Primary citation: Ahn et al., Nat Commun (2022), "Modulating co-translational protein folding by rational design and ribosome engineering". The RNA (Pro-tRNA) from Escherichia coli has 76 modelled nucleotides.

RNA sequence: GGUGAUUGGCGCAGCCUGGUAGCGCACUUCGUUCGGGACGAAGGGGUCGGAGGUUCGAAUCCUCUAUCACCGACCA
Numbered sequence: 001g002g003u004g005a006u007u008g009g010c011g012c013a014g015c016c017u018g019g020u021a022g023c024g025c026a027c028u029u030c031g032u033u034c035g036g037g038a039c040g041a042a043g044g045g046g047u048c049g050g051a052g053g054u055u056c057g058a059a060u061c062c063u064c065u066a067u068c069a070c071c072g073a074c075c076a
Stems, first nucleotide, its partner, number of pairs: 002071001007066001012024001019056001027043004049065005
C1' cells in the first nucleotide's frame, strides 16, 4: 500500500447543517499569608493539520497528502 476515520488555548480535551471557537486545568495580576501554599476576585489564553478549490465569504464543505492510530493483507 488499502480500510474508513482522526488530528484545534501549556497541554488534556466540546464546536465541524459556513456568518459567534467553548469547558475545566494551567497561566497572569491582586487579595492573601511571618511568609509560601491555599483561597477568592479581576482577567486573558488556539484564526480550529497544511495546501488548494466551492462559496457572497470555510475551522466546518470538498479534494489531496502531513500524520496518528484502527480493522483486515485469508484459501492454498
The organism belongs to Escherichia, within Bacteria. Released in 2022, the model rests on electron microscopy data to a resolution of 2.2 A. The PDB entry is titled "70S E. coli ribosome with a stalled filamin domain 5 nascent chain". The entry has 29 different proteins, among them 50S ribosomal protein L20, 50S ribosomal protein L36 and 50S ribosomal protein L34. Rfam match: tRNA. A reference for the family is Lowe and Eddy (1997), "tRNAscan-SE: a program for improved detection of transfer RNA genes in genomic sequence", Nucleic Acids Res. About the family: Transfer RNA (tRNA) molecules are approximately 80 nucleotides in length. Their secondary structure includes four short double-helical elements and three loops (D, anti-codon, and T loops). Further hydrogen bonds mediate the characteristic L-shaped molecular structure. tRNAs have two regions of fundamental functional importance: the anti-codon, which is responsible for specific mRNA codon recognition, and the 3' end, to which the tRNAs corresponding amino acid is attached (by aminoacyl-tRNA synthetases). tRNAs cope with the degeneracy of the genetic code in two manners: having more than one tRNA (with a specific anti-codon) for a particular amino acid; and 'wobble' base-pairing, i.e. permitting non-standard base-pairing at the 3rd anti-codon position. It is annotated as a transfer RNA. The reconstruction used 614,463 particles.